[PDB]
RNA sequence: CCCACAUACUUUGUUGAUCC
RNA sequence: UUGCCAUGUGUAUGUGGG
RNA sequence: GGAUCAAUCAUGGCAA
Numbered sequence: 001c002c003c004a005c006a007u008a009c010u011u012u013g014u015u016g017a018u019c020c
Numbered sequence: 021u022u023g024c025c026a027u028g029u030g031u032a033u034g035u036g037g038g
Numbered sequence: 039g040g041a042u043c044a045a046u047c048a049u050g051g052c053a054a
Stems, first nucleotide, its partner, number of pairs: 001038009013046008021054008
C1' cells in the first nucleotide's frame, strides 16, 4: 500500500421535486 | 419485463488477512 | 439544516 469486518463522526452512488 | 425490500459516501481508528 | 417522495446506476432478495 491492498482486502474484508468492526466503532465513531459524516453531507451515505448519481439526479430531480416537495414539505418544514 | 414490471413492482416492492435491503444495502451503497468519505475520514479517522481498531481487528483479522494479504 | 431536518423530513418525505420520485428518477437512475450497482449488488443481493421477494413478487407476478
Entry title: Crystal Structure of phi29 pRNA 3WJ Core. An RNA structure (phi29 pRNA 3WJ core RNA 20 mer; phi29 pRNA 3WJ core RNA 18 mer; phi29 pRNA 3WJ core RNA 16 mer), in which 54 nucleotides are resolved.